Annotation:
Shown are 119 nucleotides from a PDB entry: RNA with a sequence from Mycobacterium sp. MCS. Entry title: Apo SAM-IV Riboswitch. The sample was in a buffer at pH 7.2. Rfam match: SAM (S-adenosyl methionine) riboswitch aptamer. A reference for the family is Weinberg et al. (2008), "The aptamer core of SAM-IV riboswitches mimics the ligand-binding site of SAM-I riboswitches", RNA. Rfam describes the family as follows. SAM-IV is a mRNA element that regulates gene expression via direct sensing of S-adenosylmethionine (SAM or AdoMet). SAM-IV riboswitches share conserved nucleotide positions with the previously described SAM-I riboswitches sequence analysis and molecular recognition experiments suggest that SAM-I and SAM-IV riboswitches share similar ligand binding sites, but have different scaffolds. The family is grouped with related families in Rfam's "SAM clan". It was solved by cryo-EM to 3.7 angstrom. NCBI's taxonomy places the organism under Bacteria, Bacillati, Actinomycetes, Mycobacteriaceae, Mycobacterium.

RNA sequence: GGUCAUGAGUGCCAGCGUCAAGCCCCGGCUUGCUGGCCGGCAACCCUCCAACCGCGGUGGGGUGCCCCGGGUGAUGACCAGGUUGAGUAGCCGUGACGGCUACGCGGCAAGCGCGGGUC
Numbered sequence: 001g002g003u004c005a006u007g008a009g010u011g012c013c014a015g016c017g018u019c020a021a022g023c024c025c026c027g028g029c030u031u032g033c034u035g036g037c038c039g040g041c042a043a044c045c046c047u048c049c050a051a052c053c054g055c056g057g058u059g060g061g062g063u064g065c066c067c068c069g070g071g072u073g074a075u076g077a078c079c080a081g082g083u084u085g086a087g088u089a090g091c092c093g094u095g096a097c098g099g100c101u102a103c104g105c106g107g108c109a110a111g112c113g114c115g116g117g118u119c
Stems, first nucleotide, its partner, number of pairs: 001079004009038001011037006021030002024071005039066003044062003049057001051118001052116004058111001082108004087103006
């Protein structure tokens, strides 16, 4: 700096406090947090279509989320492609290895097909 505003399961296995918790409050209600598992969710980021565009296809890799009526964009929550080996600069101190932030380098991560000029 942009996105958060509601629609998405009283789900299952194990530890946990439990008058304590349920994006922010008011009332109800209930349980639920954590680690994992089963389904749905929007599309926050990336990736495919194979020499461009269009019809599109709908998925894959990650992240995130699944109680109501009134609202609140504000405190507060998400973002920098995921991951990994080494390289560079800086930072924390243990004698050093180590850990963290940023830059780029080399790799795994998927993507059906159909029309036009042409390449």